[PDB]
Molecule: RNA-C-3GC-uucg
Organism: Mus musculus
RNA sequence: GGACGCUUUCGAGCCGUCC
Ligand code: 53D
Numbered sequence: 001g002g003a004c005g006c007u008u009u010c011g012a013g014c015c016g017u018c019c
Base pairs, nucleotide, nucleotide: 001019002018003017004016005014006013007012
Other pairs, nucleotide, nucleotide, family: 008011tWS009011cHS
C1' cells in the first nucleotide's frame, strides 16, 4: 500500500490476517 469479513443471544460482539 492492497484484498478478505465471520458470528449473533438482534444488544451486538471477534477488532483482525496474508504479502
Ligand atoms: C476479519 C476484519 C477487520 N478491518 C475485526 C477488517 C475480517 C476483517 C478499516 C480497517 C478495521 N480496520 C482493520 C477492521 C480492517 C476482527 C478467530 C482465527 N480467527 C479468525 C479471524 C477472521 O473475520 N478474520 C477483524 C475476520 O475479515 F476489513 C476480522 N477483522 C476485515 C476487515